[PDB]
An RNA structure from Deinococcus radiodurans R1, in which 720 nucleotides are resolved. An Rfam search finds the family "Bacterial large subunit ribosomal RNA" in it. Clan: LSU clan. Its family is annotated with structural constituent of ribosome and ribosome in the Gene Ontology. A reference for the family is Yusupov et al. (2001), "Crystal structure of the ribosome at 5.5 A resolution", Science. The entry also models magnesium ions. The entry has 26 different proteins, among them 50S ribosomal protein L5, 50S ribosomal protein L34 and 50S ribosomal protein L19. The structure was determined by X-ray crystallography at 3.3 angstroms resolution and released in 2021. The organism belongs to Deinococcus radiodurans, within Bacteria. The PDB entry is titled "50S Deinococcus radiodurans ribosome bounded with mycinamicin I". The 2021 paper behind the entry is "Ribosome-binding and anti-microbial studies of the mycinamicins, 16-membered macrolide antibiotics from Micromonospora griseorubida".
Context: one part of a larger RNA, bound to proteins that are not shown
C1' cells in the first nucleotide's frame, strides 16, 4: 500500500520529546489552500533552448609607471616638491639636477595684456571680468601602454626527433605440395596453280591453366562499450612473376616517397611530430562568488569594407552652480493642408443636347 | 467628331475650400515640481504585443516596414479555465481587522437559487458567410371586403380564332408582333400540367351555401437551415429553461501587495539640541521607498601585519548539535570532540568570499 507528485509554502488537527526548551516550542505527520528547478541567453524559459551524476577542495577585473584626467583626504600656500645618489639603519636624514604654477595670442618670425588676420576699425582667442590659487603626497573612480577580467582555437613561424608503421630505392640471402595443357627448334611422311601449309615423332615454351603453401581483400553475414582501434567463419583473386619474404642500409615537411588515392610518411597528413616564440589573435561562446540602501535606463538618430562591432548624440547615475527658469492647464497670438467635401484647374469618367 | 450645354463621378502623386487636433511665442490672471549649466562613472544601439493611423501583402499571417499611446522589456498582486502583451492596480515591513477595481455571487468556488417588464424553446448560449423559411416577440405601408370578403364546395368558363409571322408542325402555352370586338352575373387572342401538333384537367373573372377576417410589402428583436478531419470527449467541469441563456432597470454582498486601522524602519526636506567647525549621534512633522544593464551609499566575512586587552592541559584552534541575537551579510551562549595554540578592539596590506564556466584535482 485508491494514490496524478519542482516535492516547497501556508493552515489545521494527531502522535512524541522538553538541556538558547510547557505557550513554548522542537520533530514528525494527516487533510485542505496555493505553487511551472537553478542559471545563461533572449522580443519572449517549466520549457521538448545551454549547462550540469553528487560533495569536497582549486577556480577569474590585478600589477607596473616620476604616465594621464577626475573625487575624497593631508601638508606647506604666491608659492609646492624632488629624482639618481651619499651618510646611517633596531630608526632617517641629506641630496634644487630637474618638474609644475607663474600670460596671452600667432602658421613662424615674433610681439606682448595684449595678439592674429587686413591696407585703421569689421572678428577670432585671451587678460580685465563681479571675482574665485595652487604643488606635493595617500586612498579610490575611470583613461593609456603592457598577456590586463578569467579559459577556449582553426591556424603561422624557429630549432630539431623520426623510414623499428607504411611508400619506395641499394646491396646480399631465402622461398613457391601436387596436377594441366603442350610453343619455337630438332628428326621422319605429303602438297603444289601469287599463293599459303599440313601429319608422325620428340622436345618442354609461357606476365599460359587447376591449386595448396604464401601474397591479396571480392561479396554476405557475424561483430560495433568486439576475441580485435579494420578482425572471424564461408566466398573470392593471384600463385615462374610487372612475384613472395628475410638481414643491412639510403630518401622526410612544402620535404620525401608514391604502377597516383592529395595515398602514405610510427594507430585521424590538402601538409607529420616534439620543443619553442607564446598568456599568439580571438568584433565569438561561456563564466565571472559576501550583505543591506538609493535612484535607474536602451533596444532610437547619423556616420561606418558597417549591419549580432563600433564613434557622436540622445536617454541613466553621482558631485557642483543657479537657483523657478521645468510639468500641467488657460487665455492671446500666429503657422499647417490632414479629415471631409468639392470639381474651379490635371488625369480619369457615366447619360443625353449642338456639331465637319 | 474637339470645344461647349442640362445630368452625373473618383483621386497618394488634382484642390474654390478646409476643421477636429498639431507646433512657436508671451502671460500665469493657478496648480503644481521638476528645469538648465559645469564636471567624474555608465550601460543601451537585437526589441515585443495590442488599439488607432498609412504603405509593402491576398484590406493573410504570432508578417513586414514608418507614425502614434499604453503595457512586456526590468511589474508581483487580483481578472481574463490555463496564459509578457488584454481588464483592475505599481508590491518599505508586520496583522487569524476595513474599503474598493476589473471582475463576480447554483456546487466544484469568496459572494443575491437577488427584485421588475420583457425574449430564445434553439443548448442557440458554448463555432463562419453568400444565399433560403408562413419559427417567434414589435412596430410601420398597403388592397380587398359583411350593401357579406379569404380558403372550402356546387354550377360556369366564351363566337371571331387553328389571333397574324413561324416553321415540316406550333391552334393560350418552341420562338417572333399585338392583346382588338359580340355577350354577359361572365368567361382573359389568356397561368400552370399534358401531345411533334390536337384534344383533355385546372387557372382568372361570374352564381349559390356559408360565415368572419384576410392578403402582399418593408424595419428591427431572439432563434432555424446552410454547418464535413483525422487518438476521447466536453461552455474549464458538474450541471442549467421550474435559467444558471439575454435586453433593460435597481440595489446588497464577494472580490487585489490599489484604499484604509494599528505598529515599526528606511530616503531626503525642515523644526530642536550636544559642540567650537560644518557635520556627526540624534528627536517631531510632511514625506519617499517594484526593477534588468548600470551610477552612487552604508556595512559583514577570511589571511597576513603593527599595538592594545587578555585566555589556554581544569583543555586552544578545527570539527559537531542546538529552539538565543542582530536590518543583512553575520554573531553569541551552552554541551559533545580534540589535545595546543587561539579569541576580541584599531589601524594597515590582500592570492579576501562560487552552484555554474561540456571548467580542474580527488573521492563517492
Nucleotide at each position: 500500500a485508491c494514490a496524478a507528485g519542482c516535492a516547497g509554502u501556508c493552515a489545521u488537527g494527531g502522535c512524541a520529546c522538553c538541556u538558547u526548551a510547557u505557550g513554548c516550542g522542537u520533530g514528525u505527520u494527516a487533510u485542505g489552500g496555493c505553487g511551472u528547478g537553478c542559471c545563461u541567453a533572449u522580443u519572449g524559459a517549466a520549457g521538448c533552448a545551454u549547462g550540469a551524476g553528487c560533495c569536497g577542495g582549486c577556480g577569474a577585473c590585478u600589477u607596473a609607471g616620476a604616465c594621464c584626467u577626475g573625487a575624497c583626504g593631508u601638508g606647506c600656500g604666491a608659492g609646492c616638491u624632488u629624482a639618481a645618489g651619499u651618510u646611517g639603519a633596531a630608526a632617517a636624514a641629506c641630496g634644487g639636477a630637474g618638474g609644475c604654477g607663474g600670460a596671452g595670442c600667432g602658421a613662424a618670425a615674433g610681439c606682448g595684456a595684449g595678439u592674429c588676420c587686413g591696407a585703421a576699425u569689421a572678428g577670432g582667442g585671451c587678460g580685465g571680468c563681479a571675482u574665485u590659487a595652487g604643488u606635493a603626497c595617500g586612498u579610490c573612480g575611470g583613461g593609456c601602454u603592457a598577456g590586463a577580467c578569467u579559459c577556449g582555437a582553426a591556424a603561422c613561424c624557429a630549432g630539431g626527433u623520426g623510414a623499428g608503421c607504411u611508400a619506395a630505392g641499394c646491396a646480399u640471402g631465402a622461398c613457391c605440395a601436387g596436377g594441366u595443357u603442350g610453343a619455337a627448334a630438332c628428326c621422319c611422311c605429303c602438297g603444289u596453280g601469287a599463293c599459303a601449309g599440313g601429319g608422325g615423332g620428340c622436345g618442354g615454351a609461357g606476365g599460359a591453366c587447376c591449386g595448396a603453401a604464401c601474397c591479396g581483400g571480392u561479396g554476405c553475414c557475424u561483430g560495433c562499450u568486439g576475441a580485435a582501434a579494420c578482425a572471424g567463419u564461408c566466398u573470392c583473386g593471384g600463385a615462374u612473376g610487372a612475384g613472395u619474404u628475410g638481414u643491412g642500409u639510403u630518401u622526410a615537411g612544402g620535404a620525401g616517397u608514391g604502377a597516383a588515392a592529395a595515398g602514405c610518411u610510427a594507430a585521424c597528413c590538402g601538409a607529420a611530430c616534439c620543443u619553442g616564440g607564446a598568456g599568439a589573435u580571438a568584433g565569438c561562446u561561456a563564466g565571472u562568488u559576501c550583505u543591506c540602501c538609493c535612484c535607474g535606463a536602451a533596444a532610437u538618430g547619423u556616420a561606418u569594407u558597417g549591419a549580432g562591432g563600433u564613434a557622436c548624440a540622445g536617454c541613466c547615475u553621482c558631485g557642483g552652480a543657479u537657483g523657478u527658469u521645468g510639468a500641467c492647464c488657460a487665455u492671446g497670438u500666429c503657422c499647417u493642408g490632414u479629415a471631409g467635401a468639392g470639381c474651379a484647374c490635371u488625369c480619369a469618367c457615366a447619360a443625353g443636347g449642338c456639331u465637319a | 467628331a474637339a470645344a461647349c450645354c442640362u445630368u452625373a463621378u473618383g483621386a497618394a502623386a488634382c484642390u474654390c475650400c478646409g476643421a477636429a487636433g498639431g507646433g512657436g511665442c508671451a502671460c500665469g490672471c493657478g496648480u503644481u515640481u521638476a528645469g538648465u549649466c559645469c564636471g567624474g562613472g555608465a550601460g543601451u544601439g537585437a526589441g515585443g504585443c495590442u488599439g488607432c493611423g498609412a504603405g509593402a501583402g491576398c484590406u493573410a499571417a504570432c508578417u513586414u516596414c514608418c507614425g502614434u499611446a499604453g503595457c512586456c522589456g526590468a511589474g508581483a498582486g487580483g481578472g481574463a479555465a490555463a496564459c509578457a502583451a488584454c481588464c483592475c492596480a505599481g508590491a518599505c515591513c508586520a496583522u487569524c481587522a476595513g474599503c474598493u477595481a476589473a471582475g463576480g455571487u447554483c456546487c466544484c468556488u469568496a459572494a443575491a437559487u437577488g427584485a421588475u417588464c420583457g425574449c430564445u424553446c434553439a443548448g442557440u448560449g458554448g463555432u463562419u458567410a453568400a444565399g433560403g423559411a408562413u419559427g417567434u416577440g414589435u412596430c410601420g405601408u398597403c388592397g380587398c371586403a359583411u350593401a357579406g370578403a379569404c380558403a372550402g364546395c356546387c354550377a360556369g368558363g366564351a363566337g371571331g380564332u387553328u389571333g397574324g409571322c413561324u416553321u415540316a408542325g406550333a391552334a393560350g402555352c418552341a420562338g417572333c408582333c399585338a392583346c382588338c370586338c359580340u355577350u354577359c352575373a361572365a368567361a382573359g387572342a389568356g397561368u400552370g400540367c399534358g401531345u411533334a401538333a390536337u384534344a383533355g384537367c385546372u387557372c382568372a373573372c361570374u352564381g349559390g351555401u356559408c360565415g368572419a377576417g384576410u392578403g402582399a410589402c418593408g424595419a428591427u428583436g431572439c432563434g432555424c437551415c446552410g454547418a464535413a478531419a483525422a487518438u476521447g470527449a466536453u461552455c474549464g467541469g458538474g450541471g442549467c429553461u421550474c435559467a444558471a441563456g439575454u435586453g433593460a432597470u435597481c440595489u446588497a454582498c464577494c472580490g487585489a501587495a490599489g484604499c484604509u486601522a494599528u505598529g515599526g524602519a528606511u530616503u531626503c526636506a525642515a523644526c530642536u539640541c550636544g559642540c567650537g567647525a560644518a557635520g556627526c549621534g540624534a528627536g517631531u512633522u510632511g514625506u519617499c521607498u517594484g526593477g534588468u544593464a548600470g551610477g552612487g551609499g552604508a556595512g559583514c566575512g577570511u589571511u597576513c601585519a603593527g599595538u592594545c586587552c587578555g585566555c589556554g592541559g581544569a583543555g586552544a584552534a578545527g570539527c559537531c548539535a542546538u529552539a538565543c541575537c542582530g536590518g543583512a551579510a553575520g554573531g553569541a551562549g551552552u554541551g559533545g570532540u580534540g589535545g595546543a595554540g587561539c579569541c576580541g578592539a584599531c589601524u594597515g596590506a590582500a592570492g579576501u568570499g562560487c552552484g555554474g564556466a561540456u571548467g580542474c584535482c580527488g573521492g563517492c